[PDB]
Solved structure of RNA (target RNA) with a sequence from Kurthia massiliensis, together with DNA, 31 nucleotides shown. It comes from the structure "Structure of the Argonaute protein from Kurthia massiliensis in complex with guide DNA and 19-mer target RNA". The entry is indexed under Mesophilic prokaryotic Argonaute, DNA BINDING PROTEIN-DNA COMPLEX. Protein in the same entry: KmAgo. Primary citation: Tao et al., Nucleic Acids Res. (2024), "Structural and mechanistic insights into a mesophilic prokaryotic Argonaute". Ions in the entry include manganese(II). Released in 2024, the model rests on electron microscopy data to a resolution of 2.84 angstrom.
Context: bound to proteins that are not shown
RNA sequence: ACAACCUACUACCUC
DNA sequence: TGAGGTAGTAGGTTGT
Numbered sequence: 001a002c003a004a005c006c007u008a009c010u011a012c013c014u015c
Numbered sequence: 016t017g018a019g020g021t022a023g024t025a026g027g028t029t030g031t
Stems, first nucleotide, its partner, number of pairs: 001031008010022006
């Protein structure tokens, strides 16, 4: 340089 | 942190 992802943080939503 | 959902933002993480 590309691929696939995964995570965090905010946000509105319903229960 | 009542819990779940989903849709923006940003940064990791293999692997060829």